Context: one part of a larger RNA, bound to proteins that are not shown
RNA sequence: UGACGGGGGCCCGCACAAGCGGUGGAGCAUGUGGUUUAAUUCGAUGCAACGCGAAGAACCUUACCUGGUCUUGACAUCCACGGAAGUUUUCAGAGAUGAGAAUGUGCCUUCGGGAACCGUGAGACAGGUGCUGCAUGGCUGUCGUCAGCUCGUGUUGUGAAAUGUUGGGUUAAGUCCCGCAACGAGCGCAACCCUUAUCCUUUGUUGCCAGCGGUCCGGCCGGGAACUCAAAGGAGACUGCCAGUGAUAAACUGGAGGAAGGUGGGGAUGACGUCAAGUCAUCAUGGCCCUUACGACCAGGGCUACACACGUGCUACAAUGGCGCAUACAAAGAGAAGCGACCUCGCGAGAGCAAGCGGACCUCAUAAAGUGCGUCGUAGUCCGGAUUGGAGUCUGCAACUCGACUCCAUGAAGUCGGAAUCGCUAGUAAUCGUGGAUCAGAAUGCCACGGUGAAUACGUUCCCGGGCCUUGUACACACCGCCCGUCACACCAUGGGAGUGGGUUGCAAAAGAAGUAGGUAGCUUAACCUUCGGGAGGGCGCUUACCACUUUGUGAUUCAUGACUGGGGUGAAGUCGUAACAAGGUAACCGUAGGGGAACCUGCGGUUGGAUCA
Numbered sequence: 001u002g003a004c005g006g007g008g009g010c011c012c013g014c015a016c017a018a019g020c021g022g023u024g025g026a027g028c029a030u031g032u033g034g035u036u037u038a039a040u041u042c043g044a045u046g047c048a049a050c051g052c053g054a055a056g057a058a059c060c061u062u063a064c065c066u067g068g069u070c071u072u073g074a075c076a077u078c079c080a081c082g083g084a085a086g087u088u089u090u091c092a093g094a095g096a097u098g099a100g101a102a103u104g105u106g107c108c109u110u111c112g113g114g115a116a117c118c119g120u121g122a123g124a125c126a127g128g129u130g131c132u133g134c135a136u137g138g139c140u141g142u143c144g145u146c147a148g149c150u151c152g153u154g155u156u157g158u159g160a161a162a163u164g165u166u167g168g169g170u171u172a173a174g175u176c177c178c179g180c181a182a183c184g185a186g187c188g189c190a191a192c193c194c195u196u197a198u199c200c201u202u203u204g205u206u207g208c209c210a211g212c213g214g215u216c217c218g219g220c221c222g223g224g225a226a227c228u229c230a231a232a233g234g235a236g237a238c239u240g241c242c243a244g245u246g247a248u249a250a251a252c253u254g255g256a257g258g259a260a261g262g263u264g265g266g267g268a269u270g271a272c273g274u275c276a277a278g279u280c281a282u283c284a285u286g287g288c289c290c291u292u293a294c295g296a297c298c299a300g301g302g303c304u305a306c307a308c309a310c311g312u313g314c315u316a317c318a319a320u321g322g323c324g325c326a327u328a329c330a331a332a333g334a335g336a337a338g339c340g341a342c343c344u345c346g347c348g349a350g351a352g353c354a355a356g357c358g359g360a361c362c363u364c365a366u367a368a369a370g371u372g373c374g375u376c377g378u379a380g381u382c383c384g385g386a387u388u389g390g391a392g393u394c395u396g397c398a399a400c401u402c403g404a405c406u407c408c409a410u411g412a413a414g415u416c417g418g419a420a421u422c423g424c425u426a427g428u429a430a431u432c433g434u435g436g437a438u439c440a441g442a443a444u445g446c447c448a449c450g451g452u453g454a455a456u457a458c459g460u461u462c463c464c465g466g467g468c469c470u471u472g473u474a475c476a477c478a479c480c481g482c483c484c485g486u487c488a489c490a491c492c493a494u495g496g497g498a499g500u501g502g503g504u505u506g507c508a509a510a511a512g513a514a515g516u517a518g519g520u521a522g523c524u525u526a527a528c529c530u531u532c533g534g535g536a537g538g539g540c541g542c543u544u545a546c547c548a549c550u551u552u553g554u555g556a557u558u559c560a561u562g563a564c565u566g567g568g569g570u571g572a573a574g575u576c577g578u579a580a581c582a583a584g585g586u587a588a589c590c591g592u593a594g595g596g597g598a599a600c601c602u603g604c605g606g607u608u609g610g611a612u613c614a
Stems, first nucleotide, its partner, number of pairs: 001476002003473003007470007015460002019424005026315008034306002042053002064301007073125001077124002081119001083117001127290002130288003136284002138279003141275001143273001148187006154163003167178003193267004198235005204229001208224002212222002238261001241255005317417001321376007333364003338357002343352003383414001388409007430452007479584001481581001484577002487574001489571004494566003499561012515546006522540004528535002587608009
């Protein structure tokens, strides 16, 4: 700054509320899941997959399966040789093709023939709906036609950033107006575009027929150019006007005029971005993979299976109806390998015959709801049509698997659907028919058309999606976030630990070598003394003191180590829960105590480093 909150405020949308009709039940259509299968081809999966790609699977399509086949090949570029291409013909095969009979010879040819198409042969190459949408382009869904997203200059903050674009009103709207350290601008809103509602000018055929002439009583032929309509251009609507409310503002409301009144109604138009959202199978494309197979040809099968479940639909249950007869009023499309009238045949789907029309002319083509009369009389029926038998129509080489439709017969469930749930605010819902794309044929789907034609909205408390302001955050691949502890496994270091082994050391004693000193009876003695006998003095030995080694007892301290055990740290992924972060879904934390696999829970007191206070 975002995002998010089981925070808050304000505000919008068929979001709720108010209404009308549904889905959920039943039968059928259809998609998906599942299950099955040789195969049931690939993709789409919450709102934003599930009648979605597929606007149309019998063969084909077809990508799947089984079997039979081919290896420069079904498709493409190149060289040599051999054949004009193409034609037209003939037998085995479910077919994909394996040998024979007929044909032109177009074209420029200092003549090589070039050029096409088939043929075979060599390799370079071709082929892939094989993989990754988590490598891509292009396209698309979605929040959401929600009101958002931004820039320059200015200013504020050290800075990321802010302001502008925080406010008060009001708008469909970041619409507009006041306010404002902002002044301005760009994308998105709105406008310019298509269509619809009124009118004007132009043009009248295949459209038209008001007044005229003519009657086959048909705009049908003369005409008429008026009107309906066709389609090209133009006018018109801007809160412009008046009144109230509202800060004399924007705006709203009411009224007039007007075909239209407050963006008149509908559409196209989809900002920056979110979801590694969807598509490699539309196509394209990086990378990867197969290549005598993952390519290629053919036949049959499958995509259609069926104990089940879910989604989207059609048709019902009926007198607001069913049936019969009669009958009034649309819009918009389609059409030459097409739409196909009239006539005729068939109860019928249709068939034969055959005009018109590349269409304001002809055809598809009779709208159905409705209105009129009659019938049924509330019943599993004169409701409903599923299912099945029988017989047929058409498309297509071909309807067994599996087409559509018709005739006769059959006559299921269903007497209004639990919990739950969807659409719709007006020419809408509801209901009634009509046409188209795709398509030989195959619509209950899809896209489009008009007929009749409602109920209801006090209001925003509640659900869902969203916008702006604000707040908390331990989120930032942003709540599908972050993160906590036990437990399991591996590794590291460390504490405790009966102990084990060393170093140093206190105290108490024991010990006493050598030496030196003290003492000195024994032994011994050249120098000096001698009265010659011995003296003095020395040495040895002995002895005492000090003291080294050593010994004993008991302590202290430190290093290493120890079965085992505690907690701690670190690991890509594991198991259990979800304790904290948002009011974290019981506010958290601190101290303490108790309890519990774990995060923790509970009690008491304290703190705010708690959201909200309506």
Method: X-ray crystallography, resolution 2.1 A. The entry became public in 2015. The RNA (16S rRNA, nucleotides 921 to 1534) from Escherichia coli K-12 has 614 modelled nucleotides. The entry is indexed under Protein biosynthesis, ribosomes, RNA, transfer, exit, peptidyl, 30S, 70S, 16S, ribosomal subunit, posttranscriptional modification, posttranslational modification, RIBOSOME. The entry has 51 different proteins, among them 50S ribosomal protein L24, 50S ribosomal protein L20 and 50S ribosomal protein L32. It holds a match to the Rfam family "Bacterial small subunit ribosomal RNA". On this family, see Yusupov et al., Science 2001: "Crystal structure of the ribosome at 5.5 A resolution". Clan: SSU clan. Crystals were grown from: PEG8k, MPD. The 2015 paper behind the entry is "High-resolution structure of the Escherichia coli ribosome". NCBI's taxonomy places the organism under Bacteria, Gammaproteobacteria, Enterobacterales, Escherichia, Escherichia coli.